An RNA structure, together with DNA, in which 354 nucleotides are resolved. Among the 16 different proteins in the entry, which are not shown, are RNA polymerase subunit ABC10-alpha, DNA-directed RNA polymerase subunit beta and RNA polymerase II subunit B12.5. The sample was in a buffer at pH 7.5. The entry is indexed under Transcription-DNA-RNA COMPLEX, RNAPII. The 2023 paper behind the entry is "Cryo-EM structures of RNA polymerase II-nucleosome complexes rewrapping transcribed DNA".
Context: bound to proteins that are not shown
RNA sequence: GUCUUGGGUG
DNA sequence: ATCAGAATCCCGGTGCCGAGGCCGCTCAATTGGTCGTAGACAGCTCTAGCACCGCTTAAACGCACGTACGCGCTGTCCCCCGCGTTTTAACCGCCAAGGGGATTACACCCAAGACACCAGGCACGAGACAGAAAAAAACAACGAAAACGGCCACCACCCAAACACACCAAACACAAGA
DNA sequence: CTTTGTGTTTGGTGTGTTTGGGTGGTGGCCGTTTTCGTTGTTTTTTTCTGTCTCGTGCCTGG
DNA sequence: AATCCCCTTGGCGGTTAAAACGCGGGGGACAGCGCGTACGTGCGTTTAAGCGGTGCTAGAGCTGTCTACGACCAATTGAGCGGCCTCGGCACCGGGATTCTGAT
Numbered sequence: 001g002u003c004u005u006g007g008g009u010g
Numbered sequence: 011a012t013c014a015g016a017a018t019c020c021c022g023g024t025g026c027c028g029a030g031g032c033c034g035c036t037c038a039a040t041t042g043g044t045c046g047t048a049g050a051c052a053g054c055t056c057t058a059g060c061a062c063c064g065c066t067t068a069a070a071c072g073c074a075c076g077t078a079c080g081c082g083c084t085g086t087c088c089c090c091c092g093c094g095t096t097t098t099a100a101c102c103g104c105c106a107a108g109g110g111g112a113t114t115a116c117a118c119c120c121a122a123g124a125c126a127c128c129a130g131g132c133a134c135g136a137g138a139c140a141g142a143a144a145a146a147a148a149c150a151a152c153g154a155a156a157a158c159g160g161c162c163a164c165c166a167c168c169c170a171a172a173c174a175c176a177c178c179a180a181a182c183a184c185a186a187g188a
Numbered sequence: 189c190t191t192t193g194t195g196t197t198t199g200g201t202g203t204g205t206t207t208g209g210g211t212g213g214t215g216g217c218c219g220t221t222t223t224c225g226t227t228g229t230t231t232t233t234t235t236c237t238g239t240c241t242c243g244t245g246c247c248t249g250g
Numbered sequence: 251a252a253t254c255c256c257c258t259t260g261g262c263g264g265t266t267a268a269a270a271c272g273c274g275g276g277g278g279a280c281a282g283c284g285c286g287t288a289c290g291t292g293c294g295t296t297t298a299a300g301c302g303g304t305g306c307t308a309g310a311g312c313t314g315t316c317t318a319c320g321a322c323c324a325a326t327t328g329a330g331c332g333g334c335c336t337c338g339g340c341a342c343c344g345g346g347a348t349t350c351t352g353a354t
Stems, first nucleotide, its partner, number of pairs: 002124009011354102130247004135242003142235014158219003162215003168209006175202001177200006184193001
Other pairs, nucleotide, nucleotide, family: 055311cWW127249tWS145233cWW156222cWW161216cWS165212cWS183194cWW185193cWS188189cWW
């Protein structure tokens, strides 16, 4: 320092 | 005679596309020369064309004549014609049926994994029938010799025409008939 | 009035005969058709030249 | 996971243009009747085509002889031929004068 996935908050 | 109406001919116009004009290649028309055989010119002939005539008669020419076909006049139904009415083929023309993408709250927090590996094609890397090229032998024709099929005679027997026979098919009309 | 039967007459055709001529089988003369040798040929077999076809290096391929 | 958008393709109308049905309708081929005369059929008269000779002859087939224009083969080249470029005569259109044409 990047992309996806997942769990959430108002 | 006489006039209204439809078809026809004629006066601007107009632009467009095909014929007239033109420019650039090239092969067929033109030029020159050389073989040679079909074409041009003179003569023999005798064959078929042509001029002239006696004898024959049936085809050709002139005339009688009467009717049946050609022609003039008339009645008629039906058979195409003019125009309205559809009637039908063809070139669009638009709306309906079916099949494609594209978008779906706003802000914020956290965690978790990967940040290509591995397998057939390009180049080069060499054979074999096919993509394609070279040749020759049985394919067509033409030049030269041989003798046998084709054309004119000669020739005789078989089919074609004339003469006449008897025989038969046929056609106006005197008579019969409804 | 007019149809058919035929009366009579004339033309077409069936036979027979004599004649004759257009024309039928042989013969022997001649240039035609035919066969052998020559020339071009073309296309089918053989041959000379490049896609398929199966082993590599790498380096993109799901 | 519904809707709206736009793009692609397949029907039934709308219009042009040329062509059967039909209805009145008018005249024309057909059949008939009547009249006229032309020619087939025949009869009388005639001569020129045909048969068969008789004779005379013009020129085409044939032959021969000489040859020169045509077939064939190099060389030559420019109008013929292919591909473009331009512009006016008139087919069609718009509009008025002529002229048959038929019913009166």